The RNA (23S rRNA, nucleotides 1 to 525) from Escherichia coli has 525 modelled nucleotides. Rfam match: Bacterial large subunit ribosomal RNA. Gene Ontology terms of the family: ribosome and structural constituent of ribosome. The sample was in a buffer at pH 7.5. The structure was determined by electron microscopy at 1.85 angstroms resolution and released in 2023.
Context: one part of a larger RNA, bound to proteins that are not shown
RNA sequence: GGUUAAGCGACUAAGCGUACACGGUGGAUGCCCUGGCAGUCAGAGGCGAUGAAGGACGUGCUAAUCUGCGAUAAGCGUCGGUAAGGUGAUAUGAACCGUUAUAACCGGCGAUUUCCGAAUGGGGAAACCCAGUGUGUUUCGACACACUAUCAUUAACUGAAUCCAUAGGUUAAUGAGGCGAACCGGGGGAACUGAAACAUCUAAGUACCCCGAGGAAAAGAAAUCAACCGAGAUUCCCCCAGUAGCGGCGAGCGAACGGGGAGCAGCCCAGAGCCUGAAUCAGUGUGUGUGUUAGUGGAAGCGUCUGGAAAGGCGCGCGAUACAGGGUGACAGCCCCGUACACAAAAAUGCACAUGCUGUGAGCUCGAUGAGUAGGGCGGGACACGUGGUAUCCUGUCUGAAUAUGGGGGGACCAUCCUCCAAGGCUAAAUACUCCUGACUGACCGAUAGUGAACCAGUACCGUGAGGGAAAGGCGAAAAGAACCCCGGCGAGGGGAGUGAAAAAGAACCUGAAACCGUGUACGU
Numbered sequence: 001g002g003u004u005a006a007g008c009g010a011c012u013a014a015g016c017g018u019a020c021a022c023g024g025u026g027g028a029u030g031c032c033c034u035g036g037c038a039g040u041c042a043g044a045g046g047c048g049a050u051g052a053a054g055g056a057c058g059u060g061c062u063a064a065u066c067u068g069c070g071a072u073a074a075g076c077g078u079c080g081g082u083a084a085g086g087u088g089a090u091a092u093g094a095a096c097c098g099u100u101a102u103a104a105c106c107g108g109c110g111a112u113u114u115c116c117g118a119a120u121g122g123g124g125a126a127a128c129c130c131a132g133u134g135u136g137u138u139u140c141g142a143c144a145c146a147c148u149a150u151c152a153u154u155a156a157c158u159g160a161a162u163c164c165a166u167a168g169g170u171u172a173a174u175g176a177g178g179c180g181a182a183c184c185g186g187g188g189g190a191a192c193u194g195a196a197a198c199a200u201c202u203a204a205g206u207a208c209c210c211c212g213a214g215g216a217a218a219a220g221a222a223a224u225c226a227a228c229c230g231a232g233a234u235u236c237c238c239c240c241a242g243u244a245g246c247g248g249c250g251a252g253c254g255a256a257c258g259g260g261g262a263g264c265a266g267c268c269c270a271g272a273g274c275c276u277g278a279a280u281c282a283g284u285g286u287g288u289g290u291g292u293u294a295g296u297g298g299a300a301g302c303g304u305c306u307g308g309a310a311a312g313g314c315g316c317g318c319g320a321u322a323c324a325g326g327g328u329g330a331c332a333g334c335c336c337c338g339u340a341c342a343c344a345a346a347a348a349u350g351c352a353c354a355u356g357c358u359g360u361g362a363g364c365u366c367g368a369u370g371a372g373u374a375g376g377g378c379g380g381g382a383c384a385c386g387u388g389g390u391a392u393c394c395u396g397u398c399u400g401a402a403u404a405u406g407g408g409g410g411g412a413c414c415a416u417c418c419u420c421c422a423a424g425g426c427u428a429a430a431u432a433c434u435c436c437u438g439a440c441u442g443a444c445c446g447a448u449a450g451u452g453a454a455c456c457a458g459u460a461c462c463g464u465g466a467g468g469g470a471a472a473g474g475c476g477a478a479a480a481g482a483a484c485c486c487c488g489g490c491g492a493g494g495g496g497a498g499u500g501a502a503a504a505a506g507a508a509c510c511u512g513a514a515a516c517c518g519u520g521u522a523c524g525u
Base pairs, nucleotide, nucleotide: 015525016524017523018522019521020520021519022518023517024516030510031474032473035445036444037442038441039440040439041438042437043436044434045433046179047178054116055115056114057070058069059068061093064090065089066088076110077109078108079107080106081105085097086096087095121130122129123128131148132147133146134145135144136143137142150176151175152174153173154172155171156170157169158168183214184212185211186210187209188208194201198248224231225230235262236261237260238259239258245253246252266426267425268424269370271366272365283357284356285355286354287353288352289351290350291349292348293347295343296342297341301316302315303314304313305312317334318333319323325337326336327335375399376398377397378396379395380394381393382392385411406421407420408419409418410417461468462467481509484496485495486494487493
Other pairs, nucleotide, nucleotide, family: 013014cHS013015cHS025515tHS026514tHS027512tWS027513tHS028512tHS029511cWW033446tHS033447tWH035450tSS035451tHS036450tSS048118tWS049120cWH049177tWS051118tHS051119tWS052119tHH052178tWS053117tHS054126tWS055127tWS058073tSS060066tWH060088cWH063091tWW065456cWS067074cWH075111cWW079346cSS080294tSS082104tWS083101tWS083103tHS084098tWS084101tHH085103tSS108347tSS116126cSS124126cSS138141tWS149177cWH159167tHS160166tWH161165tWH162164cHS162165tWS180181cHS182215cWW182433cSS183432cSS184217tSS189205tWS189207tHS190206tWH191204tHH192203tHS193202cWW194251cSS195250cSS200250tWW201250tWS201251tWS201386tWS205206cHS214216cSS215432tWS216431tWH219234cSS220233cSS220428tHS221265tWS221266tHS221427tWH222232tHS223407tSS224419tHS225419tHS226229tWS226418cWS227410tWS228417cWS233429tWW234263cHS234430tWW240257tHS241256tHH242243cHS242254tWS243255tWH244254tHS245384tSS247250tHS247251tHS247386cWS250386cWH251386cWW262430cSS263429cSS264428tWS265427tWS265428tWH273364cWS276278cHS277278cWS277361cWS278361tWS279361tHS280360cWW281359cWW282358cWW298322tWS298340tHS299319cSS299322tWS299338cWH300333tSS300334cSS306310tWH307309tHS307330tWS308329tSS309329tSS310312tHS322339cWS324338tHS328332tWH332335tWH345346cHS345347cHS371402tHH372373cHS372400tHS373401tWH373423cSS374400tHS383391tWW385388cWS388389cHS388390tHS395396cHS401422cWW404421tWS434435cHS445449cSS446454tWS447454tWS447473tHS449454tWH452457tSS453457tSS457471tHH458459cHS458469tWS459470tWH460469tHS463465tHS463466tHS475479tHS475505cSS476478tHS476480tHS476502cWS477501tHH478500tWS479503tWW480499cSS480505tWW481506tSS481507tWS482497tWS482506tWH482507tHH483497tHS488491tHS488492tHS498506tWW499503tWH500502tHS500505tHS
């Protein structure tokens, strides 16, 4: 070496795990801001019958939507600015317009301004239906235009029962109406809740409904306080003081006096003289100034390095009463637009002066001095104050004075003293707010945040309706958005080619996380 025998024994992975690599899905994260949030300073605090707010329909070289506009319809005239470009957006194109001034654009003043809507000629299921009167036109078919709601007030005419009359009727003039975020005054006015239950009490005169106004409103010129000294209308701020008090003396509610500030302003009627028109005050002039609504000029940089690109690095300059801010292929005082600064208005308009028309009428003596009121009885309400010993205010009900020699108040009430003058009214500022416009600011947000809405959002969508109510941002510096070729259904999708710094930026587009799902390799099973 061969057979047998016994013992032991790697190589398997249907699939699965772990690790790594490369992907897919998905859309976190970072970066970003033509959107939001909160403010400051200023502006404006209304719009509407001269037809509003908000809509419907139309309107283009136009198929849609948005924006604008209204049958004169992305617009017409005019006065100014300004101009080499222009006919709004998605969005090319087409057809055109214009370049020294009628292109476009911006501002003032005008013109036009359908239909619905207070909606107003009647009606109506908004955006429609149907009239009556006048005029004017007709080509005889018709046509165009203006007018016609209601209420209040004032006129003129008329005109019942009913004799005068009144009521009523018609016409005309003037005004109102509807809308709007907050602030303001007034008429009504909860409950949850707290009291560890709950009824008094609380929440709270809050939420809500309603009426009315203004740019603010309201309040306001002591029948106020004070304390024997004095203050001197109203409003707002800081104190007084969580005090005095109120309080199932519980929970809770909670002043004033007095002091410091902001701001300051006083006046008419209840009547006659005399004076007169004299301050104020309103419209309205005119001017005169400031604003506002378009605009104009506005300094100063190159080289070189990296790079796709320079504003970055390095070097050397320059302006700055301008280094606010924004843009430009990465970070720019000097590239651009601005910025400081200096200018500007044909027209309209705010305010502030000024003096012309004009009405309201100053100062003055005499005189006058708010009655069904103050006060009371009953019931409530308001006062920090819950009825209490409860002053004071208001009044639904019943009453009811003084009146200036009189009256109110000084927290039961009386006396004394002090102080004030109700029953008529007006009044700026300091105070409140922000639908809206400009400028500026933020130890505010940065796409699940910030508005519900960064985007065609109060949309899609839901609901009969009131009402509810999203999601959704980023390619690139520039579309240079991929000619052309190939597989494919004249597909989808892909591979090349090309552009680009990059296409593993290709529109399902910056970054591109995780869950989740694959392909490959190692090891294990």